[PDB]
The PDB entry is titled "Cryo-EM structure of Pyrococcus furiosus transcription elongation complex bound to Spt4/5". An RNA structure with a sequence from Pyrococcus furiosus DSM 3638, together with DNA, in which 52 nucleotides are resolved. The entry has 13 different proteins, among them DNA-directed RNA polymerase subunit Rpo1N, DNA-directed RNA polymerase subunit Rpo5 and DNA-directed RNA polymerase subunit Rpo4. The work is reported in "Structural basis of archaeal RNA polymerase transcription elongation and Spt4/5 recruitment" (Tarau et al., Nucleic Acids Res., 2024). The sample was in a buffer at pH 8. Released in 2024, the model rests on cryo-EM data to a resolution of 3.45 angstroms.
Context: bound to proteins that are not shown
RNA sequence: GACCAGGCG
DNA sequence: GGGAAGTAGTTACGCCTGGTCATTAC
DNA sequence: GTAATG
DNA sequence: AACTACTTCCC
Numbered sequence: 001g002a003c004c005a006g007g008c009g
Numbered sequence: 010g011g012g013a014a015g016t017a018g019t020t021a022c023g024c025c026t027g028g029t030c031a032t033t034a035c
Numbered sequence: 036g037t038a039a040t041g
Numbered sequence: 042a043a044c045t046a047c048t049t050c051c052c
Base pairs, nucleotide, nucleotide: 001030002029003028004027005026006025007024008023009022010052011051012050013049014048015047016046017045018044019043020042033038034037
């Protein structure tokens, strides 16, 4: 820095 | 010609947590 | 040790 | 994966 997964209103 | 049929373009806003990358054969 | 794309 | 509107056919 970009990806993936899971949460909050 | 006006019936397919095949492209071509979209699909709410913040915030939090953690984890992984970022070559290789000689 | 590096030049090489699948 | 659904939708929608164009572009291309086409017999």